Record summary: The RNA (apolipoprotein B mRNA) has 31 modelled nucleotides. Released in 2005, the model rests on solution NMR data. The PDB entry is titled "NMR structure of the apoB mRNA stem-loop and its interaction with the C to U editing APOBEC1 complementary factor". Maris et al. published it in Rna in 2005: "NMR structure of the apoB mRNA stem-loop and its interaction with the C to U editing APOBEC1 complementary factor". The entry is indexed under RNA editing; apoB mRNA; APOBEC1; ACF; NMR structure, RNA.
RNA sequence: GGAUAUAUGAUAUAAUUUGAUCAGUAUAUCC
Numbered sequence: 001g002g003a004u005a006u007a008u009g010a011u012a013u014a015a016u017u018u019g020a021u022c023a024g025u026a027u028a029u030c031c
Base pairs, nucleotide, nucleotide: 002030003029004028005027006026008023009022010021011020
């Protein structure tokens, strides 16, 4: 610099716990 990741709000689907989608930051990494 650009990119990626994570965390959040929302929506969809069921079971009490694990997914799909969209955004509503923010954070970390790459670098």